Method: electron microscopy, resolution 3.47 angstrom. The entry became public in 2024. Parasitella parasitica Fanzor 1 omegaRNA from Parasitella parasitica: 53 nucleotides with solved positions. Xu et al. published it in Cell in 2024: "Structural insights into the diversity and DNA cleavage mechanism of Fanzor". The reconstruction used 15,797 particles. It comes from the structure "Parasitella parasitica Fanzor (PpFz) State 1". Among the 2 different proteins in the entry, which are not shown, are Peptidyl-prolyl cis-trans isomerase.

[PDB]
Context: bound to proteins that are not shown
C1' cells in the first nucleotide's frame, strides 16, 4: 500500500525513467471461454 | 453442443528463515 496492456526511439536485449501510436465491456453486469 | 475445485482459518504487504 499508489501503479492496466502492447510496440518505436534516448537505447548498447535501459529502468515502478523520458517523448509518442495503438488496445478497452465501461461495469455496484454476468458462472467463464469456444464456437 | 466440452470444458473448469470449491469453501473455513490464514501467510499476502506494514518482511517469518541467510
Nucleotide at each position: 500500500u499508489c501503479c492496466a496492456c502492447c510496440a518505436a526511439a534516448g537505447u548498447u536485449a535501459u529502468c515502478g525513467c523520458u517523448u509518442u501510436g495503438g488496445u478497452c465491456a465501461a461495469u455496484u453486469a454476468a458462472u467463464g471461454c469456444a464456437g | 453442443a466440452g470444458c473448469a475445485a470449491c469453501a473455513u482459518c490464514c501467510a499476502g504487504c506494514a518482511a517469518a528463515c541467510a